[PDB]
Context: bound to proteins that are not shown
RNA sequence: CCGAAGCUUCGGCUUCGGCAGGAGAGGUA
DNA sequence: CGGCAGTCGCCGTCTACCTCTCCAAGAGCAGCATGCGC
DNA sequence: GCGCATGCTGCTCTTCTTTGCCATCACGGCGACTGCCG
Numbered sequence: 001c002c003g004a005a006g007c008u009u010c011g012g013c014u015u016c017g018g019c020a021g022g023a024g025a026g027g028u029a
Numbered sequence: 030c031g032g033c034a035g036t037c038g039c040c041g042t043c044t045a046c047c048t049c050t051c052c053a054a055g056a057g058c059a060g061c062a063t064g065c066g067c
Numbered sequence: 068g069c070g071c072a073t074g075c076t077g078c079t080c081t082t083c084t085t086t087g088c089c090a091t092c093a094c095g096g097c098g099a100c101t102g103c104c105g
Stems, first nucleotide, its partner, number of pairs: 001018007021052009030105013054082001057078011
Other pairs, nucleotide, nucleotide, family: 055081cWW
C1' cells in the first nucleotide's frame, strides 16, 4: 500500500492475508 | 648509463519497444531402523 | 533374547587449475615498460 472481517464516536481503531533477478535467440521504427 | 623500439595491456564502439526458452547435480558423512545370526 | 551389520535417509557443504584443458578475440588510440642494443 490492497483485500477480507469486526469496533466504529465517522476522525478513524483492531485481526488476518500478500511480491518483481540474469543469459541467449529472433524481430519492428 | 643511455637511448630505443617492439610490445602488451586498457579504454571505447546510437535510442526506444516486442516475442520465446533456460538458470549445479552427484557425492559424501553421519544417523538411525530393521533384519539376521549365535 | 541381544548385538552387529548395511541400506533409507536427514543433512549440509562442495565444486582445483599442471608436465592439463583450451579455443579463440576486431580495430584504433595511448601510454608505460622492459628487455635489448649500443

Description: Shown are 105 nucleotides from a PDB entry: RNA, together with DNA. The reconstruction used 110,849 particles. The entry is indexed under Transcription elongation RNA polymerase pausing NusG cryo-EM, TRANSCRIPTION. The work is reported in "Allosteric mechanism of transcription inhibition by NusG-dependent pausing of RNA polymerase" (Vishwakarma et al., Proc.Natl.Acad.Sci.USA, 2023). Entry title: Mycobacterium tuberculosis paused transcription complex with Bacillus subtilis NusG. It was solved by electron microscopy to 3 angstroms. Among the 5 different proteins in the entry, which are not shown, are Transcription termination/antitermination protein NusG, DNA-directed RNA polymerase subunit omega and DNA-directed RNA polymerase subunit alpha.